Description
Shown are 959 nucleotides from a PDB entry: RNA (28S rRNA, nucleotides 2464 to 3510) from Caenorhabditis elegans. The PDB entry is titled "High-resolution C. elegans 80S ribosome structure - class 1". The structure was determined by cryo-EM at 2.59 A resolution and released in 2024. The entry has 73 different proteins, among them Large ribosomal subunit protein eL24, Large ribosomal subunit protein eL33 and Large ribosomal subunit protein eL8. It holds a match to the Rfam family "Eukaryotic large subunit ribosomal RNA". Clan: LSU clan. The family has 88 seed sequences and 107,465 matches in Rfam 15.1. Primary citation: Sehgal et al., Rna (2024), "High-resolution reconstruction of a C. elegans ribosome sheds light on evolutionary dynamics and tissue specificity". The reconstruction used 145,659 particles.
[PDB]
Context: one part of a larger RNA, bound to proteins that are not shown
């Protein structure tokens, strides 16, 4: 998906279908919550992926910012020391 | 006569502040 | 300008020098 | 002239100074480069194997013995071990010698020092692990030496017949030892190790730098070294419970499946306990089974989801039998108690603490037996626990955060479909309508106790202490029922009453049932009342007759008694497919 | 009017495919005959294949000779109810 | 629940002369027993023979979700 | 013979309107210069008699009375 | 009072 009664068996190790048995008679109304491993969702748990992202730091590599030195902006006079001449 | 430093001084670059850019500095009276 | 007085302070007086207009 | 009116300049208000008044000042600030700090921010990483992952370990490169099943080959996180070194000798070669150990002797000398002689198949040693090999050596002593040198091919091992590493047999050169034959490319053999790129060194009287040349410099050809141990070789820390994506039942947590170590239960032999006595009842040392209500092992099904603890509620099933029925045996004189057989028909409770399953206690009781049904049962409930996100503490972590450690609060969705079940109609076929019946088949139900009497009898030292029959009641369960007692009231029945409205009285209305009292009727309560029982075949067992087996024997043939069991009866259903089967009535102007 | 039942006729649909048959009980005994209330007894038999059997089993008058039986249908009583 | 026995009445039924006599044939078999038998439905003629009920709608309340159930005209 | 009302019976509640009272705790007035009153009136929760009254009576019962149908 | 029912 097609459909809807069960027991056991074996099977992807818990069948509505398969095997052997139990069985098996229209069409329906009101309830019900055992089953349909019922419906909702490509498990939010776990693992894998040479897939991510938030966050942290003693991970790697960088960076805004900041501190420091040099050069330029940078001019005009004195005193001392040291280099020279 | 130059350079290097270290300290210090000046004001015109530069920076900060006040003001409606309103009496700044020298001198003169007293 | 202060004996720390809850006042107003504006559109110049004064002085000197030269000008104009009218009768 | 004068009188009128109207209008300037200076001073009053000192002169000069082109710094508006101060502060800093060639420092700060600014531009560029350099170094330091820089989870404030960015990007990325955070191996693999693995009886799930993590933790652990390295079984990742690797050698020996075994596994390994007599060629070779052969796996597991199989077993016992080893490797990243060490050596100018522990390489090469010539010579000589013989080792471990035992016996017997010799001042100090002893069990053990050194010397001597016999024996000594390797029982020693050979750098290391194991295994091979080796005796005028491969071992020990000693002399001399650098073949641990230069060069290319071939081959073996792993193997794809690739690479590295290691090794083998040659060929060319120059050497070492030896008198020589000969031996020697490192270690007696099997492990002891490294690509590309880059750097670096050695080599040629080398090649190139392309406008011509010289010298530096740089780049090449050849051989080494610097290292990748995840060892055929990325440059790499965590956390997520705020989490996400692609998948996985190749892979874990709950059920199911196999197994049953562990858990539970049952047997066989008897050493002993049991005053004596192995078996009344037990039963060690041993040993044989059973079960899946324990926990493990596995990973077969399910990760495009099988709702994951406990309790409540409700069925049914199994017994390995607590109680009751019928019995057998006792270390059975009796309340009592124990073992065993036929036996799951019927029961197996009320509570305190804990989420608890368990556990423990209180009380009653005939008894307070054990279990299954997807560790029964969440579209049945609840949500106390577990098990998201908030929050607190302890320990751990530098931190984010972690913790089957504790604590508090935290959404429980959908049936109208099929089937099953519960009840309710009901067609067609035996002509139609009703009436009155039979039972096939299915369901099925009762349960335990006691007051009096038996009887203080039986029993017998006493203490103590019963039973069958009989009478009267009760528990649990079940089926009815309302006369009485009780409950229920929109009987919207009667009365009263608060507030308001109809002008007042009287009558009533409203307040989603205004409220209070009584309240028939109906419904309804072990909260009232009523009703609940017989046969048959037989189990276990006890016996009869009676062989086998000239005796015995409950058994073999044949016979008795025999139960909460089983079957039926009574009781409920009886739209039943050989359309289950009868009786009887009327059958269309 | 409609209709049950019986018979006569049409006509639809449906399938099958050569006739009939009566005791029981017992299985290590049975049948017949006789004696017996009965049990049983005596005598004669007994593969038992008497359901492996027995019935039935077909040209049309006429005429003559036999033998009268058997089958079917209706009706009437009597009996039999699982 | 049909089936028996006894009659009574009908329709038949055996053998011999004797295959004596008539008739019989569809060509060699393909579904005829050379029209096989049964069951039922319906439509037409006759023979006797009979002249009902459910249901709806109202109603009842012992019953009831609706159907259904219990009553009366 | 069915229905519908009424009647009777049976119950639930608890003594209805209306009138009357020399019942009522009390209160206000009447010839308050018409007198005098153990009296007259008016208001007054409530009480008593009328009154076991009134209301209710349905799918509670009925050899019952009307009325209407068939 | 409406609708149907035959061996």
């Nucleotide at each position: 998906a097609c459909a809807g009664c069960c027991a056991a068996g074996g099977g992807a190790a818990c069948g509505g279908g398969c095997u052997u048995g139990g069985c098996a008679a229209a069409a329906a109304u009101a309830g019900c919550g055992g089953g349909g491993a019922a419906a909702g969702a490509a498990g939010a748990c776990c693992c894998u992926g040479u897939u991510g992202a938030g966050c942290u730091u003693g991970a790697c590599u960088c960076u805004a910012g900041u501190u420091u030195g040099a050069c330029a902006u940078u001019g005009u006079g004195a005193a001392g020391a040291g280099u020279c001449a | 006569g130059a350079c290097u430093c270290u300290u210090u001084a000046c004001u015109u670059a530069u920076u900060c502040g006040g003001u409606u850019a309103a009496a700044a500095g020298a001198g003169a009276a007293u | 300008u202060u004996c720390g007085a809850a006042g107003c302070a504006u559109u110049a007086a004064g002085c000197g020098g030269a000008g104009c207009c009218a009768u | 002239u004068a009188u009128g009116g109207c209008a300037c300049c200076g001073u009053g208000a000192c002169u000069c100074u082109c710094c508006u008044c101060g502060a800093a000042g060639a420092c700060a600030g600014u531009g560029u480069c350099a170094a330091g700090c820089g989870g404030g921010g960015a990007g990325u990483u955070u191996g693999a194997c693995u009886g799930g992952g993590g933790c652990g370990g390295u079984a990742c490169a690797u050698c020996u013995a075994u596994c390994a099943a007599a060629u070779c080959g052969u796996a597991a996180c199989g077993u016992a071990g080893g490797u990243g070194u060490c050596c100018u000798a522990a390489g090469g070669c010539g010579a000589g010698c013989u080792c471990a150990g035992a016996g017997a002797g010799g001042a100090c000398g002893g069990a053990a020092a050194c010397c001597u002689c016999u024996c000594g198949u390797a029982g020693a040693g050979c750098a290391a692990a194991a295994g091979g090999g080796c005796a005028a050596a491969a071992g020990c002593u000693u002399g001399c030496u650098u073949g641990a040198u230069c060069u290319u091919g071939a081959c073996u091992u792993u193997c794809a017949g690739u690479a590295c590493g290691a090794g083998u047999a040659c060929a060319g050169a120059c050497c070492g030892c030896g008198a020589a034959a000969g031996c020697g490319u490192g270690g007696c053999c099997u492990a002891u190790c490294g690509a590309u790129c880059c750097u670096u060194u050695u080599a040629a009287u080398c090649c190139u730098g392309a406008u011509u040349g010289u010298u530096u410099c740089a780049g090449g050809u050849a051989a080494g070294a610097g290292g990748u141990g995840u060892c055929a070789g990325a440059a790499a820390a965590g956390u997520u419970a705020c989490c996400a994506c692609a998948g996985g039942g190749a892979u874990a947590a709950c059920u199911g499946g196999c197994u049953u170590g562990u858990g539970g239960c049952a047997g066989c032999c008897a050493a002993g306990c049991g005053u004596c006595c192995a078996u009344a009842g037990c039963g060690a040392c041993g040993u044989u089974g059973c079960u899946u209500u324990u926990u493990g092992a596995u990973c077969c099904u399910u990760c495009g989801a099988u709702g994951u603890c406990g309790g409540c509620u409700c069925u049914u099933c199994c017994u390995a039998u607590c109680a009751u029925u019928g019995c057998g045996a006792a270390g059975c004189a009796g309340a009592a108690u124990u073992c065993g057989c036929c036996a799951a028909g019927c029961g197996u409770u009320g509570g305190a603490u804990u989420g608890u399953u368990c556990a423990c206690c209180c009380a009653c009781u005939a008894a307070u037996a054990g279990g299954g049904a997807a560790c029964g049962u969440g579209a049945g409930c609840u949500g106390g626990g577990u098990u998201u996100a908030g929050a607190c503490c302890g320990u751990c972590g530098u931190g984010a955060g972690a913790c089957a450690g504790g604590u508090u609060a935290g959404u429980u969705u959908u049936a109208c479909c099929c089937u099953a079940c519960u009840g309710u109609u009901g067609a067609c076929u035996u002509g139609u309508u009703a009436u009155u019946g039979c039972g096939a088949a299915a369901g099925u139900a009762a349960u335990c106790c006691u007051g009096c009497u038996u009887a203080g009898u039986a029993c017998g030292a006493g203490a103590g202490g019963a039973a069958c029959a009989g009478c009267g009641g009760g528990u649990u369960c079940a089926a009815a029922c309302a006369u009485u007692u009780g409950g229920u009231u929109c009987a919207u029945a009667g009365a009263c009453u608060u507030g308001a409205u109809c002008g007042a009285c009287a009558g009533a209305u409203c307040a989603a049932u205004g409220g209070u009292c009584u309240g028939a009727a109906g419904c309804u309560a072990c909260c009232a009342u009523u009703u609940g029982a017989g046969a048959g075949a037989u189990u276990a067992u006890a016996a009869c007759u009676g062989a086998a087996c000239g005796c015995c024997u409950c058994u073999a043939a044949g016979u008795u008694a025999g139960a909460a069991u089983c079957u039926c009866g009574c009781c409920u259903u009886g739209u039943c497919a050989a359309g289950g089967c009868g009786a009887a009535a009327a059958u269309u102007u | 009017u409609g209709c049950u039942u019986c018979c006569c006729g049409g006509u639809g649909u449906c399938g099958g495919g050569a006739g009939g048959c009566a005791u029981c009980u017992c299985u290590a005994u049975c049948u017949c005959g006789u004696g017996g209330c009965a049990a049983c007894a005596c005598g004669a038999g007994a593969g038992c294949u008497u359901a492996u059997g027995c019935c039935c089993u077909a040209u049309g008058u006429a005429u003559g000779g036999c033998c009268u039986u058997g089958g079917c249908g209706u009706c009437g009583u009597a009996g039999u109810g699982a | 629940u049909u089936c028996u026995g006894c009659g009574a009445c009908g329709c038949u039924u055996g053998c011999c002369a004797a295959c004596g006599c008539c008739a019989g044939a569809u060509c060699a078999c393909u579904c005829u027993g050379g029209u096989u038998c049964a069951a039922u439905g319906u439509c037409g003629g006759g023979g006797c023979g009979c002249u009902a009920a459910a249901u709806c709608a109202c109603u009842u309340g012992c019953a009831u979700a609706c159907g259904a159930c219990u009553u009366g005209g | 013979u069915g229905g519908u009302c009424a009647a009777g019976g049976u119950g639930u509640u608890g003594u209805a309107u209306u009138c009357a009272g020399u019942a009522g705790a009390g209160c206000a007035g009447u010839c308050c210069u018409u007198u005098u009153a153990u009296a007259c009136u008016g208001c007054g929760a409530u009480c008593u008699g009328u009154u076991g009254a009134g209301a209710c009576u349905a799918u509670c019962c009925u050899u019952u009375g009307a009325u209407u149908g068939a | 009072u409406u609708u149907u029912u035959g061996u």